[PDB]
Context: one part of a larger RNA
RNA sequence: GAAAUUGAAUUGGCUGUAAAGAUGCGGCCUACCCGUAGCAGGACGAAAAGACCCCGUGGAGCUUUACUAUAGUCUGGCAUUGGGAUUCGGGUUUCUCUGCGUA
RNA sequence: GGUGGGAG
RNA sequence: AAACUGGCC
RNA sequence: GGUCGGUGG
RNA sequence: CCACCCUGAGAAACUUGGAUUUCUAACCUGAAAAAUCACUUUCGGGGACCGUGCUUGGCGGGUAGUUUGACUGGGGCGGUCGCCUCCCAAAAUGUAACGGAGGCGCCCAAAGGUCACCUCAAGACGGUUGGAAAUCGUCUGUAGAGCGCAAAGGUAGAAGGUGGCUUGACUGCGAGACUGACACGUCGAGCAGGGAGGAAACUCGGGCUUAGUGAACCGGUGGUACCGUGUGGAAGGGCCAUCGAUCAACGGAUAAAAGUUACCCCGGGGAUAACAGGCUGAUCUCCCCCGAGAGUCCAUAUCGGCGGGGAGGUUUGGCACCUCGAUGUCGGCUCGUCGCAUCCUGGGGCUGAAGAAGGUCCCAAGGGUUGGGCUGUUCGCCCAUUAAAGCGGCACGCGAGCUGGGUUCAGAACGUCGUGAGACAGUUCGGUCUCUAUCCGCUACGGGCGCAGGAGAAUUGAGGGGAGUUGCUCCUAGUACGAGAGGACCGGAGUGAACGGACCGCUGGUCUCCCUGCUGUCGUACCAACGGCACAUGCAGGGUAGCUAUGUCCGGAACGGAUAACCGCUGAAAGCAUCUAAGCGGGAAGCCAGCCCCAAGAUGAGUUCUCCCACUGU
RNA sequence: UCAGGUAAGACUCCCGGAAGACCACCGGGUUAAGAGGCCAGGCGUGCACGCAUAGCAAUGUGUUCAGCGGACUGGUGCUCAUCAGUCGAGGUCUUGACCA
Repeated sequence: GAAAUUGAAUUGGCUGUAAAGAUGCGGCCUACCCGUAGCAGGACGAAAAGACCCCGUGGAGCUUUACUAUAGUCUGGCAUUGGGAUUCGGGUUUCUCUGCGUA
Repeated sequence: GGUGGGAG
Repeated sequence: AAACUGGCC
Repeated sequence: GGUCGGUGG
Repeated sequence: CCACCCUGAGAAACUUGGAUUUCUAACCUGAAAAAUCACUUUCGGGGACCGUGCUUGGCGGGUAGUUUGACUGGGGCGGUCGCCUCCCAAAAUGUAACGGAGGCGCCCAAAGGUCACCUCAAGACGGUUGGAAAUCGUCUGUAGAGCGCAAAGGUAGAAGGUGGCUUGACUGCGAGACUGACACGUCGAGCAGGGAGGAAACUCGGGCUUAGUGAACCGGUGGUACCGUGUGGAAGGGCCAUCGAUCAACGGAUAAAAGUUACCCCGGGGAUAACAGGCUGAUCUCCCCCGAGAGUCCAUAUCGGCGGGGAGGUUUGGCACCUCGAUGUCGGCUCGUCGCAUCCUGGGGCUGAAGAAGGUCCCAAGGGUUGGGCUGUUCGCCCAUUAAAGCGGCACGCGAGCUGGGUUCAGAACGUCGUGAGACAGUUCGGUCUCUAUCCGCUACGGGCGCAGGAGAAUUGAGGGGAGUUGCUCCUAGUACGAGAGGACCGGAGUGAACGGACCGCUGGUCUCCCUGCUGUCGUACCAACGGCACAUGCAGGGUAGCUAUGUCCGGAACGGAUAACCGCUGAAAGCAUCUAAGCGGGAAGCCAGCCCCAAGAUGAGUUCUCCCACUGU
Repeated sequence: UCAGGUAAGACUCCCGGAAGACCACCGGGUUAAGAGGCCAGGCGUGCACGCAUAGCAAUGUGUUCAGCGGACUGGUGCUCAUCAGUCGAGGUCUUGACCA
């Protein structure tokens, strides 16, 4: 002179039962009280309200021919963009000889 | 070509 | 009195 | 169906 | 003179649009004057384009926001999903499951309505283009037909068959009743405006009936013209009406929507799985009954079809029940132990058992049940054996014991599936598996108290634990037996393996510094000698005590009692026969005792021998 | 129920163990030998130091079958177990039998 954990505890075994793996329920067997050292079964050991599954008209990443936009990009018109020419073109004003049968 | 009118 | 009459259809 | 070179008793 | 209408030719001069193209002024770009722009021209080039502003359409997961349903005795796949028939529904209505079968999402101006009219299927006989019905005919015929398509119910007095007319497959209502959570759906007397058929009464608001269906929102259209954004109109909306949904996941969210995640996260769940336990045991394992055939014969030494009755539950699963605040999944390694349906030894019965070697079955577990190659492997094959070399439970025993090879992590590769992201419980390489046990249980060892005095010491046995396997050779015997070959049970001896106990004399091991050799270096002044360090021996060689196999010695026994299968004796029951349930004897590696070990905490604390005493102050 | 005693006995402490984690079990404690030491033997290693000598030297040989030595086997008290303390009995009741 710490800790995870630890709600507590005078927290044995068997066999049957019980939410179908019990020390505590039942019967039976067995065990004097406490502790040190130790291997380790169990206390469905402690550790994270299991990443496996399933549910939650939960999340998110990614994806293509799912849907809807969408940056970007292409394109027609319209602006800064306006002078000149022949002309597939084509309205207006108007000088001018000219052009068919009619009343 | 033509339309109604048409003067000097 | 513009004869012949052309440029030009 | 228009304009219209020249020119001759 | 002069106004003028269609063409025809041109025009100083007007002018909207368009294209190739052209020139340059806005713009653009390099450069120069002191370098980024900015001032002029002399310089070039692009030059109306580019760029950019408004905007139109396409492209567009490059990006962003989202969807991707449920049922589904786990999930996914499949199927399903609504509605109308019988059945399961247990004589009323109603009642579920991926329970057992069958249909619809139409059709019809006619099977409608109504008024006349007919009314069958099948079969016998006789003709029958009859090789089978259809086929005229008469006869038998509660109907055994038909009623569109499914079935039930109903049904000839017919909706069934046929024909005339006609169309109410009408508008405006619709008492009342049935079913229904609701919402829908269903039936209908009667009334008006008028119509259809029939002589008429009367009857029809669809068709024998229960399926042929779909809210609403949005919208088309015709009528109406109710409203109408100050008055008056209109646009638009409203009423009547009919039109659009495999909206069929048929009470249907929306105008409009697929996958994937082992890179996964979060909220929950044993109301839903994956292993285990559990119930069941169908499959599996396994025993028994009958009895045909094989077995020359014989049935059953042995085997035993077809079929049948149970047990075990470790197989593959069903159910899904405690357990998803989590119970760690496989093989091996370590250690066990238990059970029998013992694989081997020990004791038999039968035999197609001469002997021997075996088959088979019952009794029986006490113990034993090898060492290796392949695979992660359990399993299984093989090598070399062996007295035999078992099977299975123990959360397919055991990961707070280990390993981690396997799969189910994150990387990566190949192939197949996918357009893709990824997937493929296919293959494959690699891949962090958690120092300190409280209790119980267990292996040892002590502290207390008791054992009716207080002490030293020697035990007794109630009980408990260990061990308890076995070949081979030899004697009998090479007899018994057998034609021969071959070759005993039993009883008496020797020896070996594995395991286990204990011990060092022996054979070896290690003996960390005991002795000795040696190297680099440092230090004891130096030369000798010697120490330290070169791992916790620097290294090398040997090595007594102790300790330890790879050494050594011994042990698992005999005898006796009660028994299993089995084998008998006297002798019933049926005067016979008979191992009688009475009585009695024989007999298992098993049970008990014996052998070794622990042992009165055997609180039923035992027994034996010996020692110290009767005080004292309340 | 206590106290002082049975050196009856055991314990504490102490020097130690083929006993051992601790404890416990076992021996000895000077009326003594237990451990260590010394001494002798055994055993292990293996022939010393120094000196002398052969040899140029490295080294060899003689004095040494030495020197040195951990736990091995006896003897021997030379050293340490000194000392002293703690703990520790009188004997329940009823019945039965025998003796006096």